[PDB]
Context: bound to proteins that are not shown
Order: sequence, then C1' cells, then structure tokens
RNA sequence: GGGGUAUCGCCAAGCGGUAAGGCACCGGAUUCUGAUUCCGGCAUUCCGAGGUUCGAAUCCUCGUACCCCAGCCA
Repeated sequence: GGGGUAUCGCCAAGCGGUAAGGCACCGGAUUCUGAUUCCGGCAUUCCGAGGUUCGAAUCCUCGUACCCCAGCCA
C1' cells in the first nucleotide's frame, strides 16, 4: 500500500426509539460431592473526538488500535 474488525474479564445480541444472553466474577438459600440446583447483583454507554437528529452502539467526519496478504502451501 490493499483487505478486514472495534459492544463487560472472555465471547456475543444490536441493523434510528433509548445496551439480550452465555462463560466468569460478587452476595444469600438448600445439599451426605466445598459439586449440582438455587434466588439476588454486575457496562447511564459501546475505540476516541467532533457533527446530525427530538432521540445514536447504530447515520456523518476526522483520528486511533489490532488482524490478514510479498509460497510454485492451504
């Protein structure tokens, strides 16, 4: 240079109408497995900064981070 991805500790919904769920973690109830099950809690903000709109994680602009491509491999 070109091609892609940015949402919780790790994954992941979301597709202009006000942040699901899972794994994990923090509490409380049971249990002859410190297991299981079990109720309760956990991002007022989505990479950052401007802009648009009544309203933005979703649209717009400029930036930033990371990933892939220089095999006569797949």